[PDB]
Context: bound to proteins that are not shown
RNA sequence: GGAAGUGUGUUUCAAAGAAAAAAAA
Numbered sequence: 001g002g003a004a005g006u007g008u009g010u011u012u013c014a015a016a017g018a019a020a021a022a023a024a025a
Base pairs, nucleotide, nucleotide: 001013002012003011004010
C1' cells in the first nucleotide's frame, strides 16, 4: 500500500496479473 474486522494502535495479502468451454465432488 490493496481487502477487511472490532478486546483496540487488529488481522490478512502484498512491489504487476491474466494461457478453452462446460461439469462433478